An RNA structure (23S rRNA, nucleotides 3 to 570) from Staphylococcus aureus, in which 565 nucleotides are resolved. Among the 27 different proteins in the entry, which are not shown, are 50S ribosomal protein L28, 50S ribosomal protein L36 and 50S ribosomal protein L33. The sample was in a buffer at pH 7.6. Method: electron microscopy, resolution 2.48 angstroms. The entry became public in 2021.
Context: one part of a larger RNA, bound to proteins that are not shown
RNA sequence: UUAAGUUAUUAAGGGCGCACGGUGGAUGCCUUGGCACUAGAAGCCGAUGAAGGACGUUACUAACGACGAUAUGCUUUGGGGAGCUGUAAGUAAGCUUUGAUCCAGAGAUUUCCGAAUGGGGAAACCCAGCAUGAGUUAUGUCAUGUUAUCGAUAUGUGAAUACAUAGCAUAUCAGAAGGCACACCCGGAGAACUGAAACAUCUUAGUACCCGGAGGAAGAGAAAGAAAAUUCGAUUCCCUUAGUAGCGGCGAGCGAAACGGGAAGAGCCCAAACCAACAAGCUUGCUUGUUGGGGUUGUAGGACACUCUA
RNA sequence: CGGAGUUACAAAGGACGACAUUAGACGAAUCAUCUGGAAAGAUGAAUCAAAGAAGGUAAUAAUCCUGUAGUCGAAAAUGUUGUCUCUCUUGAGUGGAUCCUGAGUACGACGGAGCACGUGAAAUUCCGUCGGAAUCUGGGAGGACCAUCUCCUAAGGCUAAAUACUCUCUAGUGACCGAUAGUGAAC
RNA sequence: AGUACCGUGAGGGAAAGGUGAAAAGCACCCCGGAAGGGGAGUGAAAUAGAACCUGAAACCGUGUGCUU
Numbered sequence: 001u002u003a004a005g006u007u008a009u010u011a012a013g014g015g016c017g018c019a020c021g022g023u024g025g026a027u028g029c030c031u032u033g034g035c036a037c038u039a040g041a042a043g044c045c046g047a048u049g050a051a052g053g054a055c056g057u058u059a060c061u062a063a064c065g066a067c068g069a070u071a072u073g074c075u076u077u078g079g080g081g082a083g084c085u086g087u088a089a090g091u092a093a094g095c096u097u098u099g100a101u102c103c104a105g106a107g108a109u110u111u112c113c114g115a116a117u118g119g120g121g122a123a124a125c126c127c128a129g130c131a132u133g134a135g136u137u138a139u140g141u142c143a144u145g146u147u148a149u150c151g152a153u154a155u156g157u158g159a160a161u162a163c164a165u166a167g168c169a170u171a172u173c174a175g176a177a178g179g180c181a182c183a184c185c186c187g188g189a190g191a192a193c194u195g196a197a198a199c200a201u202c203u204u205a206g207u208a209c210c211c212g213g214a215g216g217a218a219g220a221g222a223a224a225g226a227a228a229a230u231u232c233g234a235u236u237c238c239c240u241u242a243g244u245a246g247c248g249g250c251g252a253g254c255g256a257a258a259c260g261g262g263a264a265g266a267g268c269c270c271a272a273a274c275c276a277a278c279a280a281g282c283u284u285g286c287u288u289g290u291u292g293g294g295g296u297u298g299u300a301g302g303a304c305a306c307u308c309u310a
Numbered sequence: 311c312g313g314a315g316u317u318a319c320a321a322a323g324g325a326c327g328a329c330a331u332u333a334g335a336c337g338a339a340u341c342a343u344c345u346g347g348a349a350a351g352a353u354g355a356a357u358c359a360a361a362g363a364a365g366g367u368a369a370u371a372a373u374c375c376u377g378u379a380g381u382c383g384a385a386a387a388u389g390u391u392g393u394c395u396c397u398c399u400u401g402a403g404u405g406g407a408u409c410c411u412g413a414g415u416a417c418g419a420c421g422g423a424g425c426a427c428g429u430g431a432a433a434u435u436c437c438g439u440c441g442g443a444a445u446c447u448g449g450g451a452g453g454a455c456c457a458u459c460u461c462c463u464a465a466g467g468c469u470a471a472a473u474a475c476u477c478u479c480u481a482g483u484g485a486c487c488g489a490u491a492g493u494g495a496a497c
Numbered sequence: 498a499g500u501a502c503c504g505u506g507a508g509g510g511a512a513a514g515g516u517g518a519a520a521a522g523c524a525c526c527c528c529g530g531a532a533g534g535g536g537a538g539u540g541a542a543a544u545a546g547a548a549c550c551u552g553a554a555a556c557c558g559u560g561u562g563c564u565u
Base pairs, nucleotide, nucleotide: 013565014564015563016562017561018560019559020558021557022556028550029515030514033487034486035484036483037482038481039480040479042476043475045178052113053112054111055068056067057066059091060090063087064086065072074107075106076105077104078103079102083095084094085093118127119126120125128147129146130145131144132143133142134141149176150175151173152172153171154170155169156168157167184215185213186212187211188210195202199249225232226231236263237262238261239260246254247253267468268467269466270412274293275292276291277290278289279288280287281286298446300411301410302409303408304405305404306403307402308401312399313398314397315396323395324394325393326392327391328390329389330388331387332386334382335381336380340355341354342353343352344351356373357372358362364376365375366374417441418440419439420438421437422436423435448463449462450461451460452459502509503508522549525536526535527534528533
Other pairs, nucleotide, nucleotide, family: 011012cHS023555tHS024554tHS025552tSS025553tHS026552tHS027551cWW031488tHS031489tWH032496cSS033492tSS034492tSS041478cWW043181tWS043216tHS044179cWS046115tWS047117cWH047177tWS049115tHS049116tWS049117tWS050116tHH050178tSS051114tHS053124tWS056071tSS058072cWS061062cHS062088tWW073108cWW077385cSS078333tSS080101tHS081099tWS081100tHS082096tWS082099tHS083100tSS105386tSS135140tHS136138tHS148177tWH158166tHS159165tWH160164tWW161163cHS182183cHS182214tHS183216cWW183475cSS184474cSS185218tSS190206tWS190208tHS191207tWH192205tHH193204tHS194203cWW195252cSS196251cSS201251tWW202252tWS206207cHS215217cSS216474tWS217473tWH220235cSS221234cSS222266cWS222469tWH223233tHS224449tWS225461tHS227229cWS227460cWS228452tWS234471tWW235472tWW241258tWS242257tHH243244cHS243255tWS244256tWH245255tHS246426tSS248251tHS248252tHS248428cWS251428cWH252428cWW263472cSS264471cSS266469tWS266470tHS267318tSS271296tWH272295tHS272410cSS273294tHS282285tWS297411tWS298463tHS302406tWH309400cWW311312cHS315321cWS316322cWW320397cWS322396cHS333383tHS337361tWS337379tHS338358cSS338361tWS338377cWH339372tWS345349tWH346348tHS346369tWS347368tSS348368tSS349351tHS360379cSS361378cWS363377tHS367371tWH384385cHS406407cWS412465tHS413444tHH414415cHS414442tWS415443tWH415465cSS416442tHS423429cHH424434cWW432433cHS476477cHS487491cSS489496tWS489514tHS491496tWH494498tSS498512tHH499500cHS499510tWS500511tWH501510tWS504506tHS504507tHS516520tWH516545cSS517519tHS517521tHS517542cWS518541tHH520543tWW521539cSS521545tWW522546tSS522547tWS523537cWS524537tHS529531tHS529532tHS538546tWW539543tWH540542tHS540545tHS
């Protein structure tokens, strides 16, 4: 040098481990808000205009709170004692020991809608009568009162129809109307899915829903009762009796009461007989009416009869 | 003429009180060092307690603040509650069956409902339609009906307390939640 | 908050808490139209700077030890 042979090097990108970032809002800690109860009050307002709203109100103003043209508040009686002009920070301008802001009691003011009620209407608006008043040369405008329907109480008047009456008109009163925690209570009316291993009697269930009336509770309540002792002595609620007696396609299921033990305890007024009056018929007899008194219950009480009484 | 009275039992309204609400007031007792941004913590020495519940304060405080135990307090308006006032009013006995004692009621038939109970041995209690009594020697009930016994006296009305509930108000409580929880809603 | 929102209407019906003890809430300088940022300063702490206590996982990146 040439042959034959073996084995190295790359990371476009990927894999695993580690470090450091981002995204996201778990976890821990926290509480301004909730949940379940106990004790003591209380529960429901309204034509003297409600519940609930609409519009407004601060020096600057969007929302919520507060307030109503006296509007981010006014007066007064008490408290309190240095800051204050909402949440709400600013600046500005102010208030306050001659007592402010703030807290409690009592007053004043309280736009518009809404049962809404002068008429209408598509809530928060539109259009009127009558009487006073302001203003205007006078109209137009404005301000304050009053004007629903049923009901009650008076007066007047009066149709078909003669008397009457139905009505009609005027004047006083302010009785109702609507709302809710309408939870609990009392009434009217009243399902179905479901269970029965289907379903129709039965069950769900006199439950849900709907309607009416109310109260701080309602309902019930003073023996034509419970019973079977030697009885008890208004009603309601709690414990037991007892898942017993009973009911039932004797199926599914439904289901007491008396006795006994406790909480609490309370009883009363009429109608009638009768009497006294008044009044109308009536013929003064009676009837009836009105007021008053009397009178209220079971081994029967009361009227009447009589005897004892403040 | 003593009782009786505004909760039934008939009704109004005056006086003087006493409590309780609705604002409030006073209220004991601690210092120092270390670590630290800060002390209430640690270390040391003290004090009060009829008060050592609780919450704040630059970390965990009986003695720093607001408070707590205890004690005091109302001009005014409500709510109770006393004592006077006030306002009303006789109560017994014997006779017992002479008079009065709740009517279209009680009941009955038919159709239904409610009673624990399905119409049944259904007594007992209500509604609709028709019928329809008795009068104390009366009438009703005791689970068809009859007789005897026992209990009661319907068809007029009123009545507190013991019981039910919570949208609220006042004071509290929890081997209740801790931001997907707890209200739909901590804004 | 019976509010956004949805529905002609009756009606249905949310999501959303945490700076620090104290606002002492970053004077001034630099790059940039601004937004954002780097210094300086406040604070015990600024990876406590308002989208603010702690700050998991999925997911997205940058740099590397071994490997293909």
Rfam match: Bacterial large subunit ribosomal RNA. The 2022 paper behind the entry is "Structural Studies Reveal the Role of Helix 68 in the Elongation Step of Protein Biosynthesis".